[PDB]
RNA sequence: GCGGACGC
RNA sequence: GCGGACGC
Numbered sequence: 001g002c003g004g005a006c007g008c
Numbered sequence: 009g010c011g012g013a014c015g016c
Base pairs, nucleotide, nucleotide: 001016002015003014006011007010008009
Other pairs, nucleotide, nucleotide, family: 004013cWW005012cWW
C1' cells in the first nucleotide's frame, strides 16, 4: 500500500 | 467512517 476478516 | 488486529 492492497485484501479478507474483527471490533466500535 | 474510525480503530485494534490478521493475511499478502